[PDB]
Molecule: chimpanzee CPEB3 ribozyme
Organism: Pan troglodytes
């Protein structure tokens, strides 16, 4: 990065601040998990193919306020 | 990615693709050379700081067109 599950939370709209971005706009920014592309770390592999394809582990970004009901 | 040097390049309009991107839109996508953020490989380092800062080597984002003038 993608897909589900818990536990929050009255809705809708908006402003700003952030996050991601070469930058701008959209987008996104409550806690805990789980699964999975990539990437990284470690281990293993010295292998003659015309091909997806070894194992484990880890990373999984960002809040304030203001209206209306 | 950025900073420079040397040449090559007529305007308007589009289609597909690509690049950058969580993903879209804006933007960007001619050649060569030099320097350089980062990144990667190898070597060296077991180190008590409050900080740019070991050495060598390598990569260096992305298009062919299409009509009209």
């Nucleotide at each position: 990065g993608g897909g589900g599950g818990c536990c929050a939370c009255a809705g809708c709209a908006g402003a700003a601040g952030c996050g991601u971005u070469c930058a701008c706009g959209u987008c996104g920014c409550g806690g805990c998990c789980c699964c999975u592309g990539u990437c990284a770390g470690c281990c293993a592999u010295u292998g003659c193919a015309c091909u997806c394809c070894g194992g484990c582990u880890g990373c999984g970004a960002a809040u304030u306020c203001u209206g209306c009901u």